[PDB]
Context: one part of a larger RNA, bound to proteins that are not shown
RNA sequence: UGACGGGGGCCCGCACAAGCGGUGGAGCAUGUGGUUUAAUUCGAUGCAACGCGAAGAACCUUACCUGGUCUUGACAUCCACAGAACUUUCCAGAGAUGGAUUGGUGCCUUCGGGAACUGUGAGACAGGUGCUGCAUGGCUGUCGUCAGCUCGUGUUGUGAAAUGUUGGGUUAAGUCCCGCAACGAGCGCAACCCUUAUCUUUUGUUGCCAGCGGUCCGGCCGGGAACUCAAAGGAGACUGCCAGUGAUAAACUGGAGGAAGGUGGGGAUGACGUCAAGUCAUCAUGGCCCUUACGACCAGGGCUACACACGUGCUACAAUGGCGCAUACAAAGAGAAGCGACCUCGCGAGAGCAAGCGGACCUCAUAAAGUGCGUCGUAGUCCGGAUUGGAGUCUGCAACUCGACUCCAUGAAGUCGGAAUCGCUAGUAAUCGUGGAUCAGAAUGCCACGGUGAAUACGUUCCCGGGCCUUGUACACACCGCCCGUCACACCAUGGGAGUGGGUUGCAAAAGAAGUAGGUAGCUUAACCUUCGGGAGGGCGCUUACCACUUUGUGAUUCAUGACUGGGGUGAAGUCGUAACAAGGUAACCGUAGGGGAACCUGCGGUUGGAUCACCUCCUUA
RNA sequence: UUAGAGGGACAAUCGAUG
Numbered sequence: 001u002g003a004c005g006g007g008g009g010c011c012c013g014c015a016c017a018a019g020c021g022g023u024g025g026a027g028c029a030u031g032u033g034g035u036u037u038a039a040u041u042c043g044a045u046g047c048a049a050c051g052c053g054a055a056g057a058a059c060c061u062u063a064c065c066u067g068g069u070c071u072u073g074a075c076a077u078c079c080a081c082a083g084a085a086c087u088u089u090c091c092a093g094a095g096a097u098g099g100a101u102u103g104g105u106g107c108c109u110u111c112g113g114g115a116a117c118u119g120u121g122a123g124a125c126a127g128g129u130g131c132u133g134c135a136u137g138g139c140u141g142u143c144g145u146c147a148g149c150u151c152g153u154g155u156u157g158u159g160a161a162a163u164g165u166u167g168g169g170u171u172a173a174g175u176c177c178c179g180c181a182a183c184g185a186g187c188g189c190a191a192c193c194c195u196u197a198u199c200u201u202u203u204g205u206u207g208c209c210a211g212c213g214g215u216c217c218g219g220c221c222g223g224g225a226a227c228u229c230a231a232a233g234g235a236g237a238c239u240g241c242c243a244g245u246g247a248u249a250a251a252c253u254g255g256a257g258g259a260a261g262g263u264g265g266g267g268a269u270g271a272c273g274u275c276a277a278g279u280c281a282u283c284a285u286g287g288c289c290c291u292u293a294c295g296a297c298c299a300g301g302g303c304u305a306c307a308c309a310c311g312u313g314c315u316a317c318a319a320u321g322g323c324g325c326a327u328a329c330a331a332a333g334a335g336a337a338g339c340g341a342c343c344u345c346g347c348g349a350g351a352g353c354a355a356g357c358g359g360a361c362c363u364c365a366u367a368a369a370g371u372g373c374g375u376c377g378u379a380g381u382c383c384g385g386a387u388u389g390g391a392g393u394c395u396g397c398a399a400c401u402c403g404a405c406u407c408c409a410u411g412a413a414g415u416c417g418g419a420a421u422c423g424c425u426a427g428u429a430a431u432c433g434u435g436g437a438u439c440a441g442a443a444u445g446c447c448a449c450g451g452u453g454a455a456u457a458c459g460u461u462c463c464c465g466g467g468c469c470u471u472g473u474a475c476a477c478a479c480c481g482c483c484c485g486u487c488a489c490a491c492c493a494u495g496g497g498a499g500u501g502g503g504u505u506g507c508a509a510a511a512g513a514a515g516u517a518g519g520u521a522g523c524u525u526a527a528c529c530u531u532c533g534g535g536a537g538g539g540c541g542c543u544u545a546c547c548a549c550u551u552u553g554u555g556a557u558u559c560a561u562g563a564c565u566g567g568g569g570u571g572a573a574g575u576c577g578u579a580a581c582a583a584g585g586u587a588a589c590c591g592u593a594g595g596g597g598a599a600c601c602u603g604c605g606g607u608u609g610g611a612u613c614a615c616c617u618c619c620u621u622a
Numbered sequence: 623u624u625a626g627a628g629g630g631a632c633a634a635u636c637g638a639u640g
Stems, first nucleotide, its partner, number of pairs: 001476002003473003007470007015460002019424005026315008034306002042053002064301007073125001077124002079121005086103001089100004107114003127290002130288003136284002138279003141275001143273001148187006154163003167178003193267004198235007208224002212222003238261001241255005317417001321376007333364003338357002343352003383414001388409007430452007479584001481581001484577002487574001489571004494566003499561012515546006522540004528535002587608009615630003619626002
Other pairs, nucleotide, nucleotide, family: 002478tSS004582tWS007583cHS014018tWW015463cWS016462cWS017425tWH017458tHS018456cSS024418tHS024419tHS025316cWW025414cSS026413cSS029051tWS031050cSS034307tWS036040tWW037039tHS038065cSS039301tSS041054tWW041281tWS044049cSS055446tWS057061cWS057303tWH058396tWS058402tWS058440tWH062302tWS062303cWW063281cWS063302cWW071293tWH072124tWH073074cHS075126cWS076125tWS084116tWS085104tHS087102cWW088101cWW093095tHS093096tHS095298cSS106115cWW126291tHS132280tHS133137cWH133283cWH135280tWH135285tWS138282tHS142274cWW144270tSS144272tWH147188tWS148174cHS148271tSS151165tHH152164tHS153164cHS154181tWS157159tHS157160tHS164183cHS166179cWW168247cWS169250tSS170175cWW171173tHS173189cSS204205cHS204207tWS204225tWS205207tHS205360cWH207225cWW207228cWS208226tWS208227cWS209210cHS209219tHS211223cWS215218tWS219222cWH229360cWS236259tWS236260tWS237258cWS239241cHS240256cWW240262cWH246249tHS246250tHS247249cHS256262cWH257261tWH258260tHS261262cHS280285tWS289294tWS293295tHS313444cSS317380cWS317414tSS318321cSS318381tWH319378tHS319379tWH328369tWH329368tWH330450cSS331434tWS331449cSS332365cWW335338cSS336358tWW340355tHS341354tHS342353cWW346349tHS347407cWS348406cSS349392tWS356362cSS357359cSS367433cSS368432cSS369451tSS377378cHS380381cHS384413tHS385411tSS385412tHS386411tHS387410cWW395399tWH395440cSS396398tHS399403tHS399441tWS423429cSS425456tWW426455tHH427428cHS427453tWS428454tWH429453tHS437445cWW438443tWW443445cHS457459cHS459461cHS472582cSS474580tWS474581cSS483579cWS485598cSS486575cWW493567cWW497563tHS498562tHS511549tHS512548tHS513547tHS514547tWW521541tHS530533tWS576597tWS577598tWS578579cHS582585cWH583611cHS614631tWS618627cWW
C1' cells in the first nucleotide's frame, strides 16, 4: 500500500423482510454427467458449463465408425502435350469410379496462334475441424451500469508512499456545494442517440369517414382532408414557478400548472483492471506434427444408445374447471425455387383448380383468455393425455434406425410435491394467444408482439453481494491466507545407560643394573719413606646411600564402544485435531501449580506487546 | 464550552478444514 476480521461507523441492491407464482414429487421435451458401443465427433464445468457453440444431425450437415477407393490430389498457382466448351444414350458397380456411345466445333486477331475450358504428365506445392486459448490477435463472459480508477505540476516523507480522491452537507452517481497544501486534468457518472407518453405544421394513398349527397348497406360510391393513422419538421419538463427546511450554499419536502415532475417509463451505452476465464473447431496466426496420409471421394451406420444422477422447460393433478353451441376485442412481422385466397373434393392432415401480391392494396390470418346459454357434480371423473395397435397425409432421391401432422382405438403416472431452493416492486408478476430467424421438412427452445392484469413493502436487527471512512493483523497467487503439537515411517547429530576396551596421570609402596660417593671381612701392590722387617698411599673385592628399568594396589581424567532409552533436526501431498495471528471466534503473553492423546485447559498474581466502547433514555457540571 | 456517569441497547448458541 492493499486484502481480510465471528472489529467499529455510515450507506446501497428483489439481499432480507412483506407478498404472489413456481422448481425439487409425476409424464414428456431438451442438455449434461456416467455407462454402453464399431463410433456414440469436438468444445463449454461453481456463481460466470448444463433448451450453452447448434438461428433447427433422416442423406447432406459431419468433424466420428466400418468397408470400398485416389495420390500434384476435392481446393490454388506454375510449365509441356492433346483436344472448343458442352451434350444424348447404355453397361458394370452400393456409389465413388471405369468402359463404350450420340452429336457439337464456338470467341478474337492473323495465317502464327491466342482467351476460356477439359484431360494427361513430372514437381514447386496444395491439404489438415491435427496439438498447444499456458505462445497469440480479434471477439466474448464476469465483478458491475458498481462509482470508482488515475495522471501532470506543487507540497510532505530518508523511503515504500501520501496529498489531491479526505472532511461537513447532499446525490442514483468522485452528483453538486462549502471547507481544505493543494491547484488542475483525464477515463468513468450525467448529457448528446433510439423508443414510448402530449400538442402543432406539412402531405393525404393502398390508409381515414365528421358533415354532404347517393346506396343494392359494404366507406359501398360521388365526395371531403375533419378525425384516427402514416412520417418528416417543430413545441414540450428545466426544481422553470410558489411556500417551508437548510450553513445567505448545494440540496430536500410539499403545492400549483401540465399529457407528463424532479433520472416521466424502457433500451442502447460497460472505466483502470480481475479470473494464465472462454474460443487454435468462425476466421487469422508463432511453433510443433502427417504428406500413397492425421490429406481427398463414396455407400451404409453413429452423433437419437440406456441399470442410472443432475440442470432447464412443457403438460397436468381440475369445477376461478372440462366439453358443446353462439359471439366480441389486438399488436407486431413475413412473402417470388415464395405467401398462396375463392370454389370443389376429403371426418381430418391435406389434394385439385386457380385469383391476387415484391405488399398501409393481396396472402399467411375466423387471435386466445373473455362473454351468454347448456351439460358434467368431486369421481382417477366428460380431469390428465403418456404409451401402444391399426389406417393415412405432406416434405424430400430416400421418413427402418431417425421427421412432422391427421383419423380410429387405447386411457399410464399424477389427487398440489421431503430436505432444500428460484423469479418478481407495476402494465411488473401471473395467465392468454400471435409472429419471426434457422429452415425442403423438423420447437415445449430462442428472439419479438399485444390481451387480461394483481398482491405487498412496517422496516434494515438477522442472510448474500458491493461502496466510503476508520482500526487490528504473524495475511501478499492476499482467510479457499497463515500456522501448532502429539502420533506413524526413513535418515543424521547428540545426552543418559548394566557395562567393555584403550591412552595419560596422581597417591602409597616394592625394586635396585651401571655409575658416583661414604665405609672397609678379605686379597693385592712400580714411583714416596725405610732401621730393608716394613710403613704411608693406591687398586680389586665386599658393604651402604642415591637412582633407571621393572612390579603391586587404589583413584582421577580422556577417547572409543554398548542392549536399550531421552530430547533435537531434516524429509515423501501420512493420521488426529485447530493452539497462535482479526476481539482468531474463551484477548494474548509471563512466572508458578495441578490436569489432559496432542497442540493445550484451569487456578493465583502480574503485563499491554489487547479489539470494541455505536444508538436511545435519565440526571449532573461550569 | 460542552463534558462526566447511570441505565436501556450491544454482547451472550453452532461455526472445523483447504